[PDB]
RNA sequence: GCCGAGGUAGCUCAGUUGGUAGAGCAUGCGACUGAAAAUCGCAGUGUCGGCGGUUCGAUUCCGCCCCUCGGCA
Numbered sequence: 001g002c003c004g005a006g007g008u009a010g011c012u013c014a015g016u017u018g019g020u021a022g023a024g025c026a027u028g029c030g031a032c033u034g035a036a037a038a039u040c041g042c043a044g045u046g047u048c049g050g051c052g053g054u055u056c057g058a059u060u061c062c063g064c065c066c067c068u069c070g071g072c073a
Base pairs, nucleotide, nucleotide: 001072004069006067008015012023013022028042029041030040051063052062
Other pairs, nucleotide, nucleotide, family: 002071cWW003070cWW003071cWS007066cWS008014tWH008046cSS009010cHS009022tWS009023tHH010025cWW011024cWW015048tWW015059tWS018055tWS027043cWW031039cWW032038tWW033037tWH049065cWW049066cWS050064cWW053061cWW055057tHS058060tSS058061tWW
C1' cells in the first nucleotide's frame, strides 16, 4: 500500500438471492434411579459492527467510515 475474507446472544457461528430474527458449547435454576455419576427440562438477554442511500420498510442491497486477520508489496 494493493487486496482475500470476515464483524449477530458471553462464546464458535447459520441465515442461498429485501418481508413475525437462533442453533451449539458454556453460565443459572430444576426433575430423577438415594446424596452423587449417566441422563434430561427450563428459561436468558440482541444499537444484527456506527453514518447516509433506495423503499411501505433492508441483519439482507449501495457508498463511507471502521476493528482483528492472511498472501502480495
About this RNA
The PDB entry is titled "tRNA-dihydrouridine synthase from Thermus thermophilus in complex with tRNA". An RNA structure (tRNA) from Thermus thermophilus, in which 73 nucleotides are resolved. An Rfam search finds the family "tRNA" in it. About the family: Transfer RNA (tRNA) molecules are approximately 80 nucleotides in length. It was solved together with tRNA-dihydrouridine synthase. Released in 2011, the model rests on X-ray diffraction data to a resolution of 3.51 A. The work is reported in "Molecular basis of dihydrouridine formation on tRNA" (Yu et al., Proc.Natl.Acad.Sci.USA, 2011). Crystals were grown from: Tris-HCl, ammonium sulfate, glycerol, pH 7-8, vapor diffusion, sitting drop, temperature 293K.